[PDB]
Context: one part of a larger RNA, bound to proteins that are not shown
RNA sequence: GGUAGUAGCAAAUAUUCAAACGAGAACUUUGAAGGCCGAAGUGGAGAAGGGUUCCAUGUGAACAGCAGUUGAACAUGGGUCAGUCGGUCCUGAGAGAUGGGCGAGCGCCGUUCCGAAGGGACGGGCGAUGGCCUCCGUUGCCCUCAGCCGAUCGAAAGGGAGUCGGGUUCAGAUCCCCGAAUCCGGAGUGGCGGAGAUGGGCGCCGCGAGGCGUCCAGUGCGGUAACGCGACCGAUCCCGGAGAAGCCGGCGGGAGCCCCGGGGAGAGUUCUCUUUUCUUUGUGAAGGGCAGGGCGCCCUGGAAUGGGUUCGCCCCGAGAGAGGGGCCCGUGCCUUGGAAAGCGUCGCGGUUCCGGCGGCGUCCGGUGAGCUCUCGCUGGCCCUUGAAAAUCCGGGGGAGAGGGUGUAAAUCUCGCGCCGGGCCGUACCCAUAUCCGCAGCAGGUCUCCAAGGUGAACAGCCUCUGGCAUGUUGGAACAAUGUAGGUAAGGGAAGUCGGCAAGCCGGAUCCGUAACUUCGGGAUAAGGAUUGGCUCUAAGGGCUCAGCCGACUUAGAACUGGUGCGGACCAGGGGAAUCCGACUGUUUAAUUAAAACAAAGCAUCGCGAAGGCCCGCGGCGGGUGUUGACGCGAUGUGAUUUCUGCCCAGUGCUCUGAAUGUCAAAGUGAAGAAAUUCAAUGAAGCGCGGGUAAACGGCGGGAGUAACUAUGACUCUCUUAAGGUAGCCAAAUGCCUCGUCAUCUAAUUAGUGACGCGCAUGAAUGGAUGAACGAGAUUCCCACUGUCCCUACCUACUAUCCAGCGAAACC
Repeated sequence: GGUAGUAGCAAAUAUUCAAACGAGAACUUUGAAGGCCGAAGUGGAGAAGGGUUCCAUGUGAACAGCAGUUGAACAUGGGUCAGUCGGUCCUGAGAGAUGGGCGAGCGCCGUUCCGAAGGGACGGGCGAUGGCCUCCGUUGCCCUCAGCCGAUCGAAAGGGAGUCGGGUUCAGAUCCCCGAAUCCGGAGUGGCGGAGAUGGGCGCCGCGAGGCGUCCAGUGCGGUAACGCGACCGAUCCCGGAGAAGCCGGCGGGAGCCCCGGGGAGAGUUCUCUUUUCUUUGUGAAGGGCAGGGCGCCCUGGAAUGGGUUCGCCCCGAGAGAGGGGCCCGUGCCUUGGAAAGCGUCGCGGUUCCGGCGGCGUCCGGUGAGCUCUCGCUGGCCCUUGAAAAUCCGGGGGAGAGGGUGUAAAUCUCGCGCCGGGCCGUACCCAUAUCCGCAGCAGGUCUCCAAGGUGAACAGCCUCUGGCAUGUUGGAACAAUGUAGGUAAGGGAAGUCGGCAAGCCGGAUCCGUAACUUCGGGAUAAGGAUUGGCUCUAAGGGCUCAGCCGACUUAGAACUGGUGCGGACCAGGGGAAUCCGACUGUUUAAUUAAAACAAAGCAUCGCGAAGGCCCGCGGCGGGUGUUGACGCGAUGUGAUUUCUGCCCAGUGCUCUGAAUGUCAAAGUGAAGAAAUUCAAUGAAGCGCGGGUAAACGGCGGGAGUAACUAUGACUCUCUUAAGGUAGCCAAAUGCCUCGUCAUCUAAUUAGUGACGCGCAUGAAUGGAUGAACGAGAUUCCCACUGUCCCUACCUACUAUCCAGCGAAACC
């Protein structure tokens, strides 16, 4: 190149009108209309991954399988601000250095095991320096003391102290600004207060009020108690707690959302009605108070006539009710924050650049197995018991210190004040277009939030906020074949290997429900009636007998509509049998979901640690083993019930043995000049003798025989280790075979139940049974239907043509 301007640009309901811009408009922008996603979204944000895709401007050179005035494309410039958000720290399963061992060797094993592995700390003594060498800080030496446990790494979902509200950008906000806090660390002279803090005894003065001169004490106080107060010394060491804990059920409290009745502010409707409809009607973190929940927290008291009490429970002389208090958590309400700010409306502005400026408001109640989250109590389940460490705190103790009555000290986890907090990540998507699939691929990919109605429901359908243009193009036609939906008179599976597909039933209320069974089930068995709307009645509650509130649910009656009412959506066909597997479960990702595997149950085998098993090239290497026969490892069968027949001849497995038939190396004796040769001894393993079949496995043949004949219990006989026992069968196992009989049919090589000479059934290579169940394999029946007689018609997307773009196999 032909194919060929052809196949094709058809998965997920849908676009239409006007205006702007532009040379050019189906696809760009704006307004309007009609729709979809319908909170388990086509919404709003993350992790992994991507790495500038995020934002503004411009372009229509290349890509966006049509187009484009547009784009996640291209070119210019930009954009990621942290003590409080994470990483950084800790350790988990694990990884991985040192010593040591091994290894020809790179190196391997190994993580406390064969190691002089702590370079730490307090107190006493000495010397010594800096700042007012004061008193403390610092260095060196001597004496003193010990537990550390193993270097190190390992989580952006585990543990882990600490930031919230408003505003701001074209793109960054718990980071920027404003305003409020909070965590940690630091502070000779400690920066300031408070605590420790301050009294009593004695001799005097002063009328008393108060003070002098001596001595002493003071590591707090209160409550019966739970415990509290604003502190309230303390070493080595020891003890404890927090960190730090599974799944599920029930209940209660508190929020957030929804709903209802009002009261305002603003909008919708106002052909008619509607005191109508829609939106709004708030307060952070950190402190204080008030609730309110929980307590195996305390005091008085002692109780049967048992009491208290929950939804259920549960508690009590080991102390119930009844009183009085105490503690903990408060995310609930009030208050600082904080009405200034934010928002809703009305208005005067800066012509504007504007956290501009003024007026009010930002209110009162009640619900509910309503939905989500959180907290608290309690219960159930385990042959499952449901993490470590970093870090922080409390307690027992008393090694020591201070001050002499005062400007007291030592010392403070009390209050206030000062400084600092270093490094990295931070933009965007997170998915029918920013990730992985060669791609803007119907595939795959871990999460936080979750309105209204109907409705049991996060089911299905419609709607609100938010989002979108119908999924890599449009227009005109409505032919056949198609793909996806439907409907069919009469018959109702006669179609077909086969009811394959399609069709029937379907929700709820009241009746009713068989065979069988392992008594739990079958079971929503099967089979019947009802379901709408409207108008009433009755019952089921809280606050002080009546009134007032607040509800949803149930039952009944009447009326009524063209018998129509689970009117859309949601939504079990049923019964009778056979085979198989107990079952829930798992399996060949991409032809086999099953009878296959697994499973509990059952029965064997080995092992008491120098061991069974298996790993390792290697070593006092490794796992089972953080283990000890109720354990570990290797097996076979496969629930429950009932059993588990016989055979050790064969092959295995296991046990005894100098009684020993055999034997290699080594060693012993002899001959030989020696090599060499010979001879005895010589272990295990076999040869021998026992056990074992819930070890592998196996378990006959030829004849006659009862009084009609047949079958034939019985008898004769050959043979092996036993000759198949109980059961079962034309079976998933039987050639003959479409075996024979009965049934099912009008007709059946199908099915079911029996018969057994069974080519070649049969007992843990398990046999029989089979309640429940099975997207397991077959037979029949009711109903149901276009499977068919016999085909016919309607809808959507194609196929057709056209605007644009456009291959491949094959030759």